The RNA (TSKT-23) with a sequence from Kneallhazia solenopsae has 35 modelled nucleotides.

Context: bound to proteins that are not shown
RNA sequence: GAGCAAGAGCCAUUGCACUCCGGUUUGAUGACCUC
Numbered sequence: 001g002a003g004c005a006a007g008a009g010c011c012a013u014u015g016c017a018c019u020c021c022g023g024u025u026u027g028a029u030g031a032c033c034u035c
Stems, first nucleotide, its partner, number of pairs: 001035003007026005
């Protein structure tokens, strides 16, 4: 830069369940991904 079009970081947790329970920053003013 083109294509795509909604996810991507960080912190914390080593935790024995059978209905379910962490926090936080960033992304359509374009993330991962493809070339």
Record summary
The PDB entry is titled "Structure of a rare, non-standard sequence k-turn bound by L7Ae protein". The entry also contains U1 SMALL NUCLEAR RIBONUCLEOPROTEIN A and 50S RIBOSOMAL PROTEIN L7AE, not shown here. Released in 2014, the model rests on X-ray diffraction data to a resolution of 2.95 angstroms. Lineage of the source: Eukaryota > Opisthokonta > Microsporidia > Tubulinosematidae > Kneallhazia. Crystallisation conditions: 100 MM TRISHCL 8.5 AND 2.0 M MONO-AMMONIUM DIHYDROGEN PHOSPHATE. Ions in the entry include dihydrogenphosphate.